[PDB]
RNA sequence: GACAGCUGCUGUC
RNA sequence: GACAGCUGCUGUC
Numbered sequence: 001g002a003c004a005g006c007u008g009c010u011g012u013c
Numbered sequence: 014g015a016c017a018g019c020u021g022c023u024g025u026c
Base pairs, nucleotide, nucleotide: 001026002025003024004023005022006021008019009018010017011016012015013014
Other pairs, nucleotide, nucleotide, family: none
């Protein structure tokens, strides 16, 4: 730098 | 249940 995992907070339906 | 925003936290090269 790129790629995969995560689930909290905020917004919409 | 889905979608958007967000530091980050754990891995891969």

This is an experimental structure of RNA with a sequence from Homo sapiens, with 26 nucleotides shown. Entry title: Structures of small molecules bound to RNA repeat expansions that cause Huntington's disease-like 2 and myotonic dystrophy type 1. Bound small molecules: 4-[(3-methoxyphenyl)amino]-2-methylquinoline-6-carboximidamide (MQC). The source organism's lineage runs through Eukaryota, Bilateria, Primates, Hominoidea and Homo.